[PDB]
RNA sequence: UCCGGUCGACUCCGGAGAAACAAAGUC
Repeated sequence: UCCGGUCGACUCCGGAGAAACAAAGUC
């Protein structure tokens, strides 16, 4: 500066010449 999601939008949780999926705190 960046990506997604229980849990609706977060200062959030794991990562990136991109990796993730996820499940927690507020609201």

Primary citation: Giedroc and Cornish, Virus Res. (2009), "Frameshifting RNA pseudoknots: Structure and mechanism". PEMV-1 mRNA pseudoknot: 27 nucleotides with solved positions. The structure was determined by solution NMR and released in 2009. The entry is an ensemble of 28 models. The depositors describe the entry as "Refined solution structure of the PEMV-1 mRNA pseudoknot, 28 lowest energy structures".